[PDB]
Context: one part of a larger RNA, bound to proteins that are not shown
RNA sequence: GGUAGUAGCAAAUAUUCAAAUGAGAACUUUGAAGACUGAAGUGGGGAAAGGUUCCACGUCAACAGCAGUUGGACGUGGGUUAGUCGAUCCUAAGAGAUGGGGAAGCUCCGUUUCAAAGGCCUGAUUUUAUGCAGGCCACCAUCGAAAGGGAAUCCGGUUAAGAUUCCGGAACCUGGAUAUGGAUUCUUCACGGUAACGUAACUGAAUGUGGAGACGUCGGCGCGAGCCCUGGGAGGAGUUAUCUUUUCUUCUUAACAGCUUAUCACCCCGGAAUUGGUUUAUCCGGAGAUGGGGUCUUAUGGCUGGAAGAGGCCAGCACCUUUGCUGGCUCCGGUGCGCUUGUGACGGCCCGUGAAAAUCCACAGGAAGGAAUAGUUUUCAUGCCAGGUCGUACUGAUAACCGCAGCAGGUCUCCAAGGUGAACAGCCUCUAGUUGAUAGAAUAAUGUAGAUAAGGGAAGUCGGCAAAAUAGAUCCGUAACUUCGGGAUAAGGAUUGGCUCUAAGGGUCGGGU
RNA sequence: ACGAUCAACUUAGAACUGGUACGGACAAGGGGAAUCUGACUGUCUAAUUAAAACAUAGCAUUGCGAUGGUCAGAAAGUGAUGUUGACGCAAUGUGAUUUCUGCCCAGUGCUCUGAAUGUCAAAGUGAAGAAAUUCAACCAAGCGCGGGUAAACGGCGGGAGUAACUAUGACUCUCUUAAGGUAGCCAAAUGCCUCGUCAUCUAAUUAGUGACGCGCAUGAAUGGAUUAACGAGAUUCCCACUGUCCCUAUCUACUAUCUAGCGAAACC
Numbered sequence: 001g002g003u004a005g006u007a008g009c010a011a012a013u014a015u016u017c018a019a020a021u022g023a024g025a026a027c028u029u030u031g032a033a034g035a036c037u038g039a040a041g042u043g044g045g046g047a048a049a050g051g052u053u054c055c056a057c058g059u060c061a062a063c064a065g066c067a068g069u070u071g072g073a074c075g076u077g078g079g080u081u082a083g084u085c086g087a088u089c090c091u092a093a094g095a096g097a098u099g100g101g102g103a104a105g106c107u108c109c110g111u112u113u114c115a116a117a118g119g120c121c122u123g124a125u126u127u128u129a130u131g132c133a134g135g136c137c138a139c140c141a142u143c144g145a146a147a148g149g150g151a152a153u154c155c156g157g158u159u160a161a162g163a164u165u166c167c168g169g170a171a172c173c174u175g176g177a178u179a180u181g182g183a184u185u186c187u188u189c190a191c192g193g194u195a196a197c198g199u200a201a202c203u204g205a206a207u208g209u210g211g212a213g214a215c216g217u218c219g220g221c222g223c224g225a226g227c228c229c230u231g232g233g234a235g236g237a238g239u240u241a242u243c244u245u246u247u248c249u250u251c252u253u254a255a256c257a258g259c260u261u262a263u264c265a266c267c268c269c270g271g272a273a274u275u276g277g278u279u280u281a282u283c284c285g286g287a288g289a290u291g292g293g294g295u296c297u298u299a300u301g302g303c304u305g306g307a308a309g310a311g312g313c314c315a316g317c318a319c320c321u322u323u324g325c326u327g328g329c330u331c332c333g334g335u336g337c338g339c340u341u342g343u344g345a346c347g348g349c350c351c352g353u354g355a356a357a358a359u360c361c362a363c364a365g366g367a368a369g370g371a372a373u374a375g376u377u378u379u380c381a382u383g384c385c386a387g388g389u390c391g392u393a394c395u396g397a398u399a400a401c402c403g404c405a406g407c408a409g410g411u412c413u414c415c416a417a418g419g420u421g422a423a424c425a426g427c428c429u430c431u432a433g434u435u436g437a438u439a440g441a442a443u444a445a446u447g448u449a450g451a452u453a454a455g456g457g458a459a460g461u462c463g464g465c466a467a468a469a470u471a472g473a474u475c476c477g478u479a480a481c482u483u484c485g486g487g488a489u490a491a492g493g494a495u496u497g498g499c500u501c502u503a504a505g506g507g508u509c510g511g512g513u
Numbered sequence: 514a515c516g517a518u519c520a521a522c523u524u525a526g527a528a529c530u531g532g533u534a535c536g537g538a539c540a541a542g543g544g545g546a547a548u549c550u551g552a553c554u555g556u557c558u559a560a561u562u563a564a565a566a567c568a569u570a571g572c573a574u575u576g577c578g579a580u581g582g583u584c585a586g587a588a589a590g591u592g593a594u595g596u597u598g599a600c601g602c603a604a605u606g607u608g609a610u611u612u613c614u615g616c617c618c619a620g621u622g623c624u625c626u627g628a629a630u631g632u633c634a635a636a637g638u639g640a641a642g643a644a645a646u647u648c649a650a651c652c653a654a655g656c657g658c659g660g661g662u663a664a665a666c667g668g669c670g671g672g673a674g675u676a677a678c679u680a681u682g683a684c685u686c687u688c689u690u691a692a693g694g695u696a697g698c699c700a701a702a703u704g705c706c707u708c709g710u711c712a713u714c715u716a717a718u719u720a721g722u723g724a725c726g727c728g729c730a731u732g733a734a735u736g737g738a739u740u741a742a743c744g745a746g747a748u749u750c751c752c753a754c755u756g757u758c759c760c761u762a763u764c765u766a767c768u769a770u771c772u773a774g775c776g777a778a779a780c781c
Stems, first nucleotide, its partner, number of pairs: 001781002008775002015033006034435004043415004049395002054078005063071002083172002085391003089149002094143002100109003119136002122134001124130001153170005173387004179382003184375002189369001190199003203368001207364006216349004221344007228336001229334004233251006252310001256305005265295005275285003311330008350354001401410002417429004438773004447767007455759002459757001464754001472496005481486001483609001497530002500527006506519005531535001543752007550744002555567002571607007582594004611738003615669003620666002622662004627658001631656002638649004670688005697731001698728001709725005
C1' cells in the first nucleotide's frame, strides 16, 4: 500500500434560546431557562507525587482521536514575604563510626564494648592574660518521624495571582541586657489559716528524689462548644385572582488578659444498726458514713477589657470621574435519647495490661553569701534590644500523581445543611460546584442494558443457570435436634393510609417551728 | 392533700373515611426435609482453581538445666532464640466438643548400653633390611554384637471339612506370619465386577436416601466413628415462585443504519 473514508469516535440522566465577539461558532463569553452532584459531594482543604500546570497579556501552525475565536496548548512576562506554621531538635523500630578484633582484600562484626575514651561551676591573680589554686561530675559518637514528642498568634483587611507570612490593630515565647517601683531585713533570707491551703513577691550550690512529657480499646451516662430546630422584635427581599401577623435572609465577636465558675479529690466538727448515702450501671462507710461548714484543679463556661472603632444588614444624598459622603440597627430568649466533636467520672476485656527520649518544674539537703544611717532580693510589676537558614504559588485527580495518553483503573486524610426514614442507606432539595464526554437525522434486522406477558408451572437444562417470588415494623405463634449457649426472622399467619379525638407517660416554684 | 407555671415525642386505643387502598415511590430474608464434607471466625494461587486445601484452639510426641538445645555466619574478642530459663524455648504430627484411639519392634529408622580371639585410619611402637621400604602387633569413633521405642516410617493371611430340607458355618483340621485388620464403618469423596441386592423416593430414577457386606484395595492422632452451630463448599427431594420451557410476542434507551467531521488494525 490493499484492507478503508471501513471498524469505529454509544458507560457516567441533558440540553435549549438569544445577544456579543469573530473571517468563521452545536462546543468561546454573558444572560435567560432546564438539569445533575446532593455534605461517606461533581463542594472546600491538604499528605505523597508533579514542578510552574498558578495569574495576566497576546494568540491558533501543531495537541485537545468532531470543532475551537477556548485551553493544564503556543509565545512573552509576573507571582510563593513567618521569632509564633512546619523543617531544624528528640528519641522509636532500626541504621552506623570510633576502640578493638576478623578478613588476601573490596570490606565484615559490634555500639559500651577486654580503651589512659571528658567538660561543668565558682573564682584567684590583678607583669596579664587566663594558667595555676581548689571542688564537681562520669552518659561514652552520630543518624533515624514535614501523621509520634515539641517554647511562642490572633482578628479584620488587602492581590490578576501571596498570606496564621503582607497592612492595621491587639498579644505571646525564648535569649540577653538592665534601672525604677514594689516586697524583705535591726527576730536577717515574708505573713495568714486549727487544716485542707492561700498570697504580687517573699535567698538556696553540689548531690539526690519525684512529677509532667507519657499514652490501649469498647460501652453507656454527664458537661461543654459548633451545628440543627425555634419564639419575640429591628431591617431587607419574594408571593399576593384568593389564603398566608406569611416564605427566604442579617442580627457576628478571635488570640490574649483580669474577676468568677467543677465533677473527682482533700480538710475541720461530729460519731453512724431501726444501718444509711448512692449510680443508668452497686459500690462506699468506726481505716470515720449521712450531715453542717470549708480548701483545690480552672477542661469548660459567665462578665469585663480586646471591641465596635471591626465585620454584617439597611436608608438617604451625591457623580464623565480618583468616586464616595452622611445617618441608623447590629437586641432579648428557648428547646433536645438530636448531629459532630472535645472532655470528665465510671464500668467491661486480656496467658494482649496497650513507646521512648529531648525538655520543663517541684521537693529534700543546706554549701555559700549576706542589714541598720544602711543593705540584700530580679520565679512580683513595668521598662530596653534581638530573634537566623530553608520551605510557602497551584493540582491533589472521569485532565495537573502512577498506569506509553487529557486511560470508566489505582492512589493517605479533615469539614459535612434540611426532609423522609432506624439510619453519613436509598430518593428529593439549600450552600458551593458542574452542565464536561463528537454531533445531526431516522427507528430495519442482530445485539447490550432494562422490562411485561394468557393458561400451564422446571415438562427446560449437566444442574432452577438466570429471573421471579419473599422483604420494613407491630402482634401472634414457633418443631426436630442440641455442646442447653443455640436452632429462630425457624416454620407459619394477621395488621399497617388519611382524618378527628381519647388516655397514659414530665420539669421548676410554692407552704407555722 | 394540693395550687401556679413551662415544655416533650413515645406508646396504646376508639370513631369516621376511601373503587379494601395504605413498609403505596425508594428501601427491603424465599422457605423446608435430608446427605457428603470441613468444627467454628479466619487465610491463599494479584491476571482461569476461595475449596473439602492452609491456619486455628485443643490433643500428643521429641530435644534441651546454659561449657546447653535449635538455627545463623568466610571468619571473628561474631550472632538470633535470649530484656529468655522447663507453666520456657526449639522441632514435629493430628486438628473444636463427645466417644475411642486395638495387635506388630521381624524390616527401615531413632535411641541406649560397652569387660570384648570382631573389624577399625593417621600418628606412634617392634622386627627385618645397607636404605628406600616391607612385615607384624597395637588401633578412637563408626559398623557389628546385645536391649528399648509405633500419637516413629509403616504393616496388620491362605486353604479344606462341618449343624438330617436347602443355604450358611458357631465348631474342627492344616499351612503360615513380626503381627495376621481389633472396636467401629461402608458400593462412602475409598467397591473393579457395578446401573451390586432389598426397601423408599417417581408414572417411569446409571441420580438421592436407608439398609446388606468374603471390603479388587475401609479402618483407628496416615487419626477412626459421631457431631449442635457455622459454609458465596458438593449434592437429592418438597412447597412457593416464576418466559427455564410449551411458544413465542411486545415496549423502552444505547447501538447497528444514513449524514458531517475524524480515522485505525488484524491479515494479505